[PDB]
Context: bound to proteins that are not shown
RNA sequence: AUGUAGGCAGAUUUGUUGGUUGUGAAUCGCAACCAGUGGCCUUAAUGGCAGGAGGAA
DNA sequence: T
DNA sequence: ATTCCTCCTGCC
Numbered sequence: 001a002u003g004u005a006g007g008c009a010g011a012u013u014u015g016u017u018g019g020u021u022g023u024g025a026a027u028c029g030c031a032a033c034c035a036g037u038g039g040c041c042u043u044a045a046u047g048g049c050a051g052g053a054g055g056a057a
Numbered sequence: 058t
Numbered sequence: 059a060t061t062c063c064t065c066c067t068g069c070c
Stems, first nucleotide, its partner, number of pairs: 016036009047070011
C1' cells in the first nucleotide's frame, strides 16, 4: 500500500376457450362482465330462400 | 438435468 | 308508388 473463498440459468418473461358488451392505425388485438378446461364441420353456384345497394318505365 |  | 334491370351478402 493492501488482504481469503465452497452450486446456476437445464440461458430469459404476461397460461387458455366460448359468449356478451365496449374499443382500437386493426384482414386482427385489447379491456370489462358471464361461463368454463368435452368434442367438432368449415373454399356454399350458374339453383332456392332471406336480405342489402342502386338505376329506369 |  | 308497382313493375322490371344490374350488382353485392348470408345459409343450404
About this RNA
Released in 2025, the model rests on cryo-EM data to a resolution of 2.6 angstroms. This is an experimental structure of RNA from Escherichia coli, together with DNA, with 70 nucleotides shown. The reconstruction used 574,158 particles. The depositors describe the entry as "cryo-EM structure of retron Eco2".